[PDB]
RNA sequence: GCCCGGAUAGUGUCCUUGGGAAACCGAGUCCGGGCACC
Numbered sequence: 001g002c003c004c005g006g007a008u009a010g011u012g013u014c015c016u017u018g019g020g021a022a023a024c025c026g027a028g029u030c031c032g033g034g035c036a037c038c
Stems, first nucleotide, its partner, number of pairs: 001035007010025001012024001
C1' cells in the first nucleotide's frame, strides 16, 4: 500500500451555514488481523 474487522475526525448531499441531538454513514488519521521480502 492493498484486503477484512474496529475507533474517530468529518469534502456524508447538486450546491450552501455547521461536526453537527441521537441513531445511521464514514475517511488523508488511529487500533487489531491477513498478503508480500528468500
This is an experimental structure of RNA (phenylalanyl transfer RNA), with 38 nucleotides shown. Keywords: truncated tRNA, RNA. The depositors describe the entry as "Crystal structure of a truncated tRNA, TPHE39A". The structure was determined by X-ray crystallography at 1.75 A resolution and released in 2009. The 2009 paper behind the entry is "Deduced RNA binding mechanism of ThiI based on structural and binding analyses of a minimal RNA ligand". Crystals were grown from: 40% MPD, 0.1M HEPES, 0.2M Sodium Chloride, 0.2M Calcium acetate, pH7.00, VAPOR DIFFUSION, SITTING DROP, temperature 293K.